An RNA: 29 nucleotides with solved positions. The work is reported in "Structure-based drug design targeting an inactive RNA conformation: exploiting the flexibility of HIV-1 TAR RNA" (Murchie et al., J.Mol.Biol., 2004). The structure was determined by solution-state NMR and released in 2004. It comes from the structure "Designed HIV-1 TAR Binding Ligand". The entry is indexed under HIV-1, TAR RNA, DRUG DESIGN, ANTIVIRAL, LIGAND BINDING, CONFORMATIONAL CHANGE. The entry is an ensemble of 16 models.

[PDB]
RNA sequence: GGCAGAUCUGAGCCUGGGAGCUCUCUGCC
Ligand code: P13
Numbered sequence: 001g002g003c004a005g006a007u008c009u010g011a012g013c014c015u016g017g018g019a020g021c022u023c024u025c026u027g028c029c
C1' cells in the first nucleotide's frame, strides 16, 4: 500500500475550532 480487523461516546484537541486539526499497530499478499 490493494483486501481485512482493530476501535470500547474512535482516542485526543475542543463552543473563539469547520465534520477544522492530529492519527498508529495488526492478519493476508
Ligand atoms: C472509530 C474507530 C473504530 C471504530 C469506530 C470509530 N458504531 C460504530 C461507529 C464506528 O466506531 C470501531 N467501530 C466498530 C467497527 N465496525 C463494526 C461493524 N462493522 C463495521 C466496522 N485510528 C485511525 C482510525 C478509527 C477508529 C479507532 C482508531 C483509529 C481509527
Base pairs, nucleotide, nucleotide: 001029002028003027004026005025006024010023011022012021013020